Method: X-ray diffraction, resolution 2.25 A. The entry became public in 2008. The RNA (Loop B S-turn strand; Loop A Substrate strand) has 61 modelled nucleotides. Ions in the entry include sulfate. Crystallisation conditions: PEG 2K MME, lithium sulfate, sodium cacodylate, spermidine, cobalt hexaammine, pH 7.0, VAPOR DIFFUSION, HANGING DROP, temperature 293K. The PDB entry is titled "Minimally Hinged Hairpin Ribozyme Incorporates A38DAP Mutation and 2'-O-methyl Modification at the Active Site".
C1' cells in the first nucleotide's frame, strides 16, 4: 500500500 | 422497490487555533 | 471547544430516468 | 435486523 472480514460514531 | 444518474448533511479522523 | 481539509471523489436523505 | 463503512480491530498479499 492492496484484498477480505468485523465494525465505532453518525445518517437512512 | 430494484437498477442507473445525480448528490449534500451528520459523524469519525487529521491538521490549525 | 471552535475552524479547515480529504481519502467522503463516499452514499444514506433530496432530485432525475428505466422497469 | 438491514444499507452506508475517512478511525479502530482481525486475517491475507
Nucleotide at each position: 500500500c492492496g484484498g477480505u472480514g468485523a465494525g465505532a460514531a453518525g445518517g437512512g | 422497490g430494484g437498477c442507473a444518474g445525480a448528490g449534500a448533511a451528520a459523524c469519525a479522523c487529521a491538521c490549525g487555533a | 471547544u471552535c475552524g479547515u481539509g480529504g481519502u467522503g471523489c463516499a452514499u444514506u436523505a433530496c432530485c432525475u430516468g428505466c422497469c | 435486523u438491514c444499507c452506508c463503512a475517512g478511525u479502530c480491530c482481525a486475517c491475507c498479499g